[PDB]
């Protein structure tokens, strides 16, 4: 380079999947509104 696994990580109104990250892990999907 390349497929698929395991743990685990996001919503205050409101975190289901895929993606994506890897514990100073998350707003890519997704723009609002509040603070």
């Nucleotide at each position: 380079g390349g497929a698929a696994c395991c743990g685990g990580u996001g919503c205050g109104c409101a975190u289901a999947a895929c993606c994506a990250c890897c514990u100073c892990a998350g707003u890519g999907c997704g723009a609002g509104c509040a603070a």
An RNA structure (RNA APTAMER, 35-MER), in which 35 nucleotides are resolved. Released in 2000, the model rests on X-ray crystallography data to a resolution of 2.3 A. Crystallisation conditions: 6.9 M LICL, 8.0 % ISOPROPANOL, pH 7.4, VAPOR DIFFUSION, HANGING DROP, temperature 293K. Entry title: CRYSTAL STRUCTURE OF A VITAMIN B12 BINDING RNA APTAMER WITH LIGAND AT 2.3 A.